[PDB]
Context: one part of a larger RNA, bound to proteins that are not shown
Molecule: 23S rRNA, nucleotides 2018 to 2903
Organism: Escherichia coli (strain K12)
C1' cells in the first nucleotide's frame, strides 16, 4: 500500500485480522460503546549521537571599543634650581745647610705705586693655631737682584699650568615660578541680522597647560570570534590513552574485553672491551669481645644463589664473581633475513680505514635478552672541493653533525582555548538510556530433602539450625532483541476479567484435639470478599467494623473512557553547590489532557435470501446466558463435654445484610401540561376581571407516568458423577492390606434440577390448520420458454394509535368500528371562582358556595377522523428408493 479486514493457544523483528494448528462463523444495514488495529495529529521535546547551532557566563584563549600611561607632533618665550662638559681668571707646595711652609720649567736688571706701598686697628676664609689668601679704614716715600746658602730664585715683574678649590661664560636635560602671541573659552559685549545656530569683532579668563593625530604600556565578558578529545555493557561521575614482561592464546606466527598480575619515561666512562683468574644460597660444628645474625676454620649443601631495575627466558665455556691493561660506548658500507598497511623497527656475516686487548689462535661497530621513548614543520649550533636572481663577494638555501616538544590524549588537529542552556534549536538513532514487552532468573517469593536441635519426656503436634534440590516469572535486577518518520508516563475514578500458592463460606487428615476456641496440612475458585482520618499516594499507620476485609495476572488492566493530586518545560523563592551563567528523585507557591469511530470487537435492533408449492399459528431444545453470597437470635439443651468455668456437633424454626429481578397498591420524589397565592411592569378604553413578560418572575400544593428511599420475590432442596478423605470384602504376599477383580460412601466444584434466550440447530427439526385442481404455442424438448385467462390462503402498504418503540420493528384498531380525538358521566387535585348582595369610610369581610375550575385517570358515546379500492403473493407443487394401494 491493497484487501474476500473472527475467537484461542502458538509461533515469529521477540504483543498476529493475515503464519501453524484449531474453534467458531447465512448475506447487508442502523442506534450505542471505546478493549484492538502498538488507532490519527506533529521526521521524540527525554536520552545518545554531529569534530551541528544559537544565546549566556567566567580568573578559558585569542582579539577588540571604552578608559587609562608615556613620548612625538600642533608646541612659544625669559628665568631660577640642578647634576654632566668648557672656558676666562684666582686659591695652594712644612728633602735639610738658610734673610725660611724653596713649586718646576723659561724671557730675567728693574717691577710695584699715586687710576695712592711699607706700617699697624679691626673684618672674613683656609688650616699642619707656623702662617696663609683677603674686605674696609688708618698711614704716606718703601716693600727691592746676582747681593751667601741651596741639584733648581727672587714675594721686583711676565706666560702655557699641576697639587686642588671657587665663579662668572656654554651643550644637552631635569623639573618649578613667571610672560603671552599659538591653542581653549558651554565670561561678556558689537556686527553679520528683525537669529539663544554659525561666524567676525572687542575684551576678559586660561595657557603652552588642556585637547586631538601618530606611536606606546596598562586595563578591558563593554563587545567579538572560537575552543572546552576518546574510549565507556547508555551518557555522566571514576578509571583509562605510549612502552615492556606473563597468563588469558586453543603445543609455528599473531589473537578481543573498563579481562587476571606486574613493570618503565632511566643507569653506567665502567656497571663498556680484552687478557688471566675465580664459584654461589642456606645451614651444621669450633672459636676473644661477639649477640639468632659480623669477621676465622671445617663439613655438610650443589645454584635453592647472583644478574644496576618488573617478569620471562637464559646463564659454569659462565652472560655470576676479581684484577692487570684499555676506549671497538670507531667511521664508511653490508650479503641476506625478520617484523610492520604504512612512516617504520630489528639481526647481520663480511669488505675498507684506523684502534685496544692477547704469545698466538682470536675477540670487540656498547651494556644475558626484550621497556628507557616523539614523525614532521621552524629554529639554533660547527662544519662544508654545493648554491650564489648583471658580475666579484656577501646574505639565504642545501649537504653533514647536533641542539630545542609530560606534543603522557605519547601516527602528535593551532604558537595559542573554560563553562551553562528547564529559552532552547537542527540533522539523525531504537546503531544508545528512561515507560511497557522479551530473554534471564543472581535476587524475590513459593515449595522440598536431611534431621543437629526446640518442644518436661518425645527430631518430625507446631518449629527447625548447619547444608542440599527445585518451582514461578512476582521484586530489585542483568542483557540492549521491539519501538526514539512517539508504543502518553504514578494514583484516583467508572468498568472489569482470569489465575489458586483460598480471607470468608464448603468437605476432610492429624493434633501436645475434653468442649468452646484453635494449629498445621489436604481437597476446593460457586459466591462473596469494609466505611473513614492522614498523606498526590501504592502502601502504611489510626479508628471502628465485618463470615471475611485473600494474593497475584490482565502494557505495575483500564486517558481515541474521566481525573491532573503527583511527577515531567517556560514564572518565583528556601537551604544547598558554584566566581557565574546555572544546577539539586532536595524544598515549595503557580502552571492548556485533542480526536464527528472505517474495520475488528461488544451491546442492542432491523433488512435480505434461505430452510423446496405457498401460508397462519403453537412447540420441540442441539446450544447459550443468568443465578449460585452470608450473619444473628431460637429450639434440641444449659443437654453431650468439663474438677469449675464454660459449652457443643448432628437436625430444626425464626428474622437480617449485601445483592439481583419485577412492581407503583402503600409511603414518598418528580410533576415548567392542573389549582391557588403573590411582587414590579405593560396591555386589553377604563372599573372590575383577565393575559404577557421577569429563571415556570417568585412560591404553595398536587393527577397520570416515571420512579426509591416505597414493598412483593430470588439464591434453595432434590438428583447423578465425583476431590481429599473413609471404608467393606480381598489376594497377589498361608498373616496384613480401602484395590489388583468387586462393592459402599463423599464437598458451595463438575452434570442436572430454578430462570432467560434459542431450529440460520444449513444437522434449518415438530405438531395443527388453511389456500390455489385454466388454456395455449414455441423451442435445441428440459427442473425450457412465451401468450391469454385467473389472484386465493395471506401479506405488505395506508389511516387511527400503544403502558411498543431512536428508525426498523412489535401489538390493537380502520365503519359489521371503541383505535385516537372530542363529548357525557365520575373520580381525582386545588380549595369557596366569576357576578351580585350585605357590612365596613377603607383595606376587607361575609352570604350566594366545597364554590369554580381540573392534564395523561376511570366509565361511556361514533360527533369527527380510521374508503370502495388498488398492490403483493398463484393456478396441485423435482428426482431415485422402499414400503404401502393400484
Nucleotide at each position: 500500500g491493497a484487501a474476500c479486514u473472527c475467537g484461542c493457544u502458538g509461533u515469529g523483528a521477540a504483543g498476529a485480522u493475515g503464519c501453524a494448528g484449531u474453534g467458531u462463523a447465512c448475506c447487508c444495514g442502523c442506534g450505542g460503546c471505546a478493549a484492538g488495529a502498538c488507532g490519527g495529529a506533529a521526521a521524540g521535546a527525554c536520552c545518545c549521537c554531529g569534530u551541528g547551532a544559537a544565546c549566556c557566563u567566567u580568573u578559558a584563549c585569542u582579539a577588540u571599543a571604552g578608559c587609562u600611561u608615556g613620548a612625538c607632533a600642533c608646541u612659544g618665550a625669559a628665568c631660577a634650581u640642578u647634576g654632566a662638559g668648557c672656558c676666562u681668571u684666582g686659591a695652594u707646595g712644612u728633602g735639610u745647610a738658610g734673610g725660611a711652609u724653596a713649586g718646576g720649567u723659561g724671557g730675567g736688571a728693574g717691577g710695584c705705586u699715586u687710576u695712592g706701598a711699607a706700617g699697624u686697628g679691626u673684618g672674613g676664609a683656609c688650616g699642619c693655631c707656623a702662617g696663609u689668601c683677603u674686605g674696609c679704614a688708618u698711614g704716606g716715600a718703601g716693600c727691592c737682584g746676582a747681593c751667601c746658602u741651596u741639584g733648581a730664585a727672587a714675594u721686583a715683574c711676565c706666560a702655557c699650568c699641576c697639587u686642588u678649590u671657587a665663579a662668572u661664560g656654554u651643550u644637552u636635560g631635569a623639573u618649578g615660578u613667571u610672560c603671552u602671541a599659538a591653542c581653549g573659552u558651554u565670561g561678556a559685549c558689537c556686527c553679520g541680522u528683525a537669529a539663544u545656530c554659525c561666524g567676525g569683532g572687542u575684551u576678559g579668563c586660561g595657557g603652552a597647560c588642556a585637547g586631538u593625530g601618530u606611536c606606546u604600556g596598562g586595563u578591558g565578558g563593554g563587545u567579538a570570534g572560537u575552543u572546552u578529545g576518546a574510549c565507556u555493557g547508555g551518557g555522566g561521575c571514576g578509571g583509562u590513552c605510549u612502552c615492556c614482561u606473563c597468563c588469558u592464546a586453543a603445543a609455528g606466527a599473531g589473537u578481543a574485553a573498563c579481562g587476571g598480575a606486574g613493570g618503565a619515561g632511566c643507569a653506567c666512562g665502567a656497571a663498556g672491551g680484552u687478557u688471566g683468574g675465580c664459584u654461589a644460597a642456606u645451614c651444621c660444628u669450633g672459636g676473644u669481645c661477639g649477640g639468632a645474625c659480623a669477621u676465622c676454620a671445617g663439613g655438610a649443601g650443589g645454584u635453592u644463589a647472583g644478574u644496576g631495575c618488573a617478569a620471562u627466558g637464559g646463564c659454569a665455556u659462565a652472560a655470576g664473581c676479581c684484577a692487570g691493561c684499555u676506549u671497538g660506548a670507531c667511521u664508511g658500507c653490508g650479503a641476506g633475513c625478520g617484523u610492520g598497511a604504512c612512516g617504520g623497527c630489528g639481526c647481520g656475516a663480511g669488505c675498507a680505514g684506523g684502534u685496544g686487548c692477547g704469545a698466538a689462535a682470536g675477540c670487540a661497530g656498547g651494556u644475558c635478552a626484550u621497556a628507557g621513548u616523539g614523525a614532521u614543520c621552524c629554529g639554533g649550533u660547527g662544519g662544508u672541493u654545493c648554491u650564489g636572481a648583471a658580475u666579484g663577494g656577501a646574505a639565504g638555501g642545501g649537504c653533514c653533525a647536533u641542539c630545542g616538544c609530560u606534543c603522557a590524549a605519547c601516527g602528535g588537529a593551532u604558537a595559542a582555548a573554560a563553562g551553562g542552556u528547564a529559552c532552547u534549536c537542527c540533522g539523525g538513532g531504537g546503531a544508545u538510556a528512561a515507560c511497557a514487552g522479551g530473554c534471564u532468573g543472581a535476587u524475590a517469593c513459593c515449595g522440598c530433602c536431611c534431621a543437629a536441635g526446640a518442644g518436661u519426656u518425645c527430631a518430625u503436634a507446631u518449629c527447625g539450625a548447619c547444608g542440599g534440590c527445585g518451582g514461578u516469572g512476582u521484586u530489585u535486577g542483568g542483557c540492549a532483541c521491539c519501538u526514539c518518520g512517539a508504543u502518553g508516563u504514578c494514583g484516583g475514578c467508572u468498568c472489569a476479567u482470569c489465575a489458586c500458592a483460598u480471607c470468608c463460606u464448603g468437605g476432610g487428615g492429624c493434633u501436645g484435639a475434653a468442649g468452646u476456641a484453635g494449629g498445621u496440612c489436604c481437597c476446593a475458585a460457586g459466591g462473596g470478599u469494609a466505611u473513614g482520618g492522614c498523606u498526590g499516594u501504592u502502601c502504611g499507620c489510626c479508628a471502628u467494623u465485618u463470615a471475611a476485609a485473600g494474593u497475584g495476572g490482565u502494557a505495575c488492566g483500564c486517558g481515541a473512557g474521566c481525573u491532573g493530586g503527583g511527577u515531567u518545560u517556560a514564572g518565583a523563592a528556601c537551604g544547598u553547590c558554584g566566581u557565574g551563567a546555572g544546577a539539586c528523585a532536595g524544598u515549595u507557591c503557580g502552571g492548556u489532557c485533542c480526536c464527528u469511530a472505517u474495520c475488528u470487537g461488544c451491546c442492542g435492533u432491523g433488512g435480505g435470501c434461505g430452510c423446496u408449492g405457498g401460508a397462519g399459528a403453537a412447540c420441540u431444545g442441539a446450544g447459550g446466558g443468568g443465578g449460585g453470597c452470608u450473619g444473628c437470635u431460637c429450639c434440641u439443651a444449659g443437654u453431650a463435654c468439663g474438677a469449675g468455668a464454660g459449652g457443643a456437633c448432628c437436625g430444626g424454626a425464626g428474622u437480617g445484610g449485601a445483592c439481583g429481578c419485577a412492581u407503583c397498591a402503600c409511603u414518598g420524589g418528580u410533576g415548567u401540561u392542573c389549582g391557588g397565592g403573590u411582587u414590579g411592569u405593560c396591555a386589553u378604553g377604563c372599573c372590575a376581571a383577565u393575559g404577557g413578560c421577569a429563571c415556570u418572575g417568585c412560591c404553595c400544593g398536587g393527577u397520570a407516568g416515571c420512579u426509591a428511599a416505597a414493598u412483593g420475590c430470588g439464591g434453595a432442596a432434590g438428583a447423578g458423577a465425583u476431590a481429599a478423605g473413609u471404608g467393606c470384602u480381598g489376594a497377589a504376599a498361608g498373616c496384613a492390606u480401602c484395590u489388583a477383580a468387586g462393592c459402599a460412601c463423599g464437598a458451595a466444584a463438575c452434570u442436572u434440577g430454578c430462570c432467560c434466550c434459542g431450529a440460520g440447530a444449513u444437522g434449518a427439526g415438530u405438531u395443527c390448520u388453511c389456500c390455489c385442481u385454466g388454456a395455449c404455442c414455441c423451442u435445441u424438448u428440459a427442473a425450457g420458454g412465451g401468450u391469454c385467462c385467473u389472484g386465493a390462503a395471506g401479506g405488505a402498504a395506508c389511516g387511527u394509535u400503544g403502558a411498543a418503540g431512536a428508525c426498523g420493528a412489535c401489538g390493537a384498531c380502520g365503519u359489521u368500528g371503541a383505535u385516537a380525538g372530542g363529548c357525557c358521566g365520575g373520580g381525582u387535585g386545588u380549595g369557596u371562582a366569576a357576578g351580585c348582595g350585605c357590612a365596613g369610610c377603607g383595606a376587607u369581610g361575609c352570604g350566594u358556595u366545597g364554590a369554580g375550575c381540573u392534564a395523561a385517570c376511570c366509565g361511556g358515546u361514533a360527533c369527527u377522523a380510521a374508503u370502495g379500492a388498488a398492490c403483493c403473493g398463484u393456478g396441485a407443487g423435482g428426482c431415485u428408493u422402499a414400503a404401502c394401494c393400484u